Solved structure of RNA (DenvSLA RNA) with a sequence from Escherichia phage T7, 36 nucleotides shown.

[PDB]
RNA sequence: GGAGUGGUUAGUCUACGUUUCGACGUAGUUCUAACC
Numbered sequence: 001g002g003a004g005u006g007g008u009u010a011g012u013c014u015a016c017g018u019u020u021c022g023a024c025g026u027a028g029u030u031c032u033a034a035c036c
Base pairs, nucleotide, nucleotide: 006036007035008034009033010032011031014027015026016025017024018023019022
């Protein structure tokens, strides 16, 4: 080097951490939907 008017909610993806790769947690963006 890329996007977005703002706010809220949900879903998905990536990275990191812990793991029996099955799961959980955190962080950061993007995309979609809904509401104001």
Overview:
Method: solution NMR. The entry became public in 2021.